[PDB]
Context: bound to proteins that are not shown
RNA sequence: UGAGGUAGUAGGUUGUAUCGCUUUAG
RNA sequence: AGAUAGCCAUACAAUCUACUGUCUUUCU
Numbered sequence: 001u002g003a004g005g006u007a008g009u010a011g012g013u014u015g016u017a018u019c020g021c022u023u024u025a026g
Numbered sequence: 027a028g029a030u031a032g033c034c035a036u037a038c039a040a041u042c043u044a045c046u047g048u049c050u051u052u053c054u
Base pairs, nucleotide, nucleotide: 002051003050004049009044010043012041013040014039015038020033021032022031024029
Other pairs, nucleotide, nucleotide, family: 007046cWW011042cWW019034cWW023030cWW024025cHS025028cWW027028cHS
């Protein structure tokens, strides 16, 4: 180690919703 | 419910890379 496709694993990424801890503004 | 500024996790969705197997085409 030809150009793809389809499932799984591993490492990420984006968005959305529910959220934890440290700090306190009122 | 709740607000300021930091750090994650979880569930769904879209997408990319590397590996393995499976299938089409090609090559031999």